[PDB]
RNA sequence: GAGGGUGGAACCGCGC
RNA sequence: GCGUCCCUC
Numbered sequence: 001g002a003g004g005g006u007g008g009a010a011c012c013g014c015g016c
Numbered sequence: 017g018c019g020u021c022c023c024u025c
Base pairs, nucleotide, nucleotide: 001025002024003023004022013020014019016017
Other pairs, nucleotide, nucleotide, family: 002003cWW007021tHS009012tHS009021tHS
């Protein structure tokens, strides 16, 4: 800053 | 209750 990437996150938890 | 994103380039 913006594309792509499982994803509305999940792999997961997270987080007030 | 509820917002979740990510790396390279």